[PDB]
An RNA structure (H1 RNA; tRNA) from Homo sapiens, in which 413 nucleotides are resolved. The structure was determined by cryo-electron microscopy at 3.66 A resolution and released in 2018. The depositors describe the entry as "Cryo-EM structure of human Ribonuclease P with mature tRNA". The work is reported in "Cryo-EM Structure of the Human Ribonuclease P Holoenzyme" (Wu et al., Cell, 2018). It holds a match to the Rfam family "Nuclear RNase P". The reconstruction used 287,700 particles. The entry has 10 different proteins, among them Ribonuclease P protein subunit p38, Ribonuclease P protein subunit p29 and Ribonuclease P protein subunit p20. Keywords: Ribonuclease P, RNA-protein complex, HYDROLASE-RNA complex.
Context: bound to proteins that are not shown
RNA sequence: AUAGGGCGGAGGGAAGCUCAUCAGUGGGGCCACGAGCUGAGUGCGUCCUGUCACUCCACUCCCAUGUCCCUUGGGAAGGUCUGAGACUAGGGCCAGAGGCGGCCCUAACAGGGCUCUCCCUGAGCUUCGGGGAGGUGAGUUCCCAGAGAACGGGGCUCCGCGCGAGGUCAGACUGGGCAGGAGAUGCCGUGGACCCCGCCCUUCGGGGAGGGGCCCGGCGGAUGCCUCCUUUGCCGGAGCUUGGAACAGACUCACGGCCAGCGAAGUGAGUUCAAUGGCUGAGGUGAGGUACCCCGCAGGGGACCUCAUAACCCAAUUCAGACUACUCUCCUCCGCCCAUU
RNA sequence: GUUUCCGUAGUGUAGUGGUUAUCACGUUCGCCUAACACGCGAAAGGUCCCCGGUUCGAAACCGGGCGGAAAC
Repeated sequence: AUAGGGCGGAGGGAAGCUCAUCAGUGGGGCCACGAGCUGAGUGCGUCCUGUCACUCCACUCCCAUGUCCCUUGGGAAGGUCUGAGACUAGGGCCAGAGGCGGCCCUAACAGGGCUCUCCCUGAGCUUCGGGGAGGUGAGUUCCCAGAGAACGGGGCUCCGCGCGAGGUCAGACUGGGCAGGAGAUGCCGUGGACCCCGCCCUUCGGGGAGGGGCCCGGCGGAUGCCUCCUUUGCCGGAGCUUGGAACAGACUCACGGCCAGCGAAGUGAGUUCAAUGGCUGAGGUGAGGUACCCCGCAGGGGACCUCAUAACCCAAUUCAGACUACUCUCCUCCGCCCAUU
Repeated sequence: GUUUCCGUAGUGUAGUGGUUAUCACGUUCGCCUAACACGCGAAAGGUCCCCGGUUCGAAACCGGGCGGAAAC
C1' cells in the first nucleotide's frame, strides 16, 4: 500500500418509509342566481279577449336524511428550562454612567455561527477532536511546613549618592586592601509583565522593529576591582530549600430597581374518566438466488422468489432554540487488530 | 399543563456556605437485677440516588440523567 473482514469513538441546523383497496376513529370542508320578474317557441282562442294546453326547451332520475372529500399519534411529541403570541415595552421613570474578549445573524439574546487567548482532557505528533472559562469591583481560599497565603511588623544574609568613629603612615619594586573553582572575567538569546534612548501606525491608554542597563537560562574556565583607608549601628533595596499555590490561580457576590392585558364558539391531530402510529396486497431501499428474457465485451439491465424496515417513545394551547434518551439507516472524519501484496 | 422542595448506617432526620461522617429509635454486648422493663456506655452496619465537570480535596458547588414528595 489492499478504508478486505471485525469493532469502537466523535460530528450534522442529518432523517426516522411510501402507495392502493377496505375498516375503525376524532374532526374539518362540502359555493343563497337558470341573462326565465311581464322568458322563448308551437297549435288553438285571438289579431284587445287565454281559472288555454304542451317541451325536466335550461334533464336537477331515484323508496331522496351524506356508498361524498381530506386529515388523524414526533425527531426528539419525553422531560424540563430560556424567550414570543400584552393598550407599538423599536417605551418611560428614579439613582447611575457601569454593562461579561471582539465581530456577525435574530425581537426567538440560560439563541446560533465565525474568530482570539487560557485551562481541563482525549486510542487521529497535535496545524487534531470534544468540554469549560474570558470584562470590572468587592470578598473568600483547611491543618501543617514556610520569611510570607490581605498588608505591615518580626527571622537571617547581601548592598550603599545616607548618617558616625578610628588611623592620616594620603600608589613604596602598580604600592595597599577586597572579591574569586564554594566561579572572577567574557560570550550567546523569536525569555522579561523591568528602566531608558527611540523609528513608524498614531497623536488618550498605546501597537510593532532595534539598542543599552538590570534579571533569567545556557555554553566556555582566570584574573578582576578601588586609589587616604577600614568597620559598627541606623534607614532603604534584593533574595530566602516551603507548598496543591506567592506580577498568582479558583470560587462566591455585584454590574440596576420598578410599571402594561383580553369569559366568549371551533389547532392542515385537537383529546380532555385523556381520540389517532390498523390489517392485507403491491413497491422503494438494504442482503441473497435463478433451468427466465433482452442488449452481445468475459459483461450489464429486466422478470420472478425469500428476508430485514427498527430502537428511543408518546400530542393536551402553539411556535422558534438549547439540552437529553436512539438505529432499520445515509453522509463526513478517523482509530485499533487480523489477513494480503 | 403549572410551581417549589427532597434523596444521609435499618427507619425518621440533623449537619456542612468544600478537606471529620453522626444524634434519636432498634439490634448486639456491657452497666444493673435472684431473672427485669427504664436510665446509661459502646460496637456491628456507608453505592451519602447516578455520571460528568470545577477545585489541592465535592455527602456539599455546578451541569446532565433519573427518582421521590407537597398541593390547585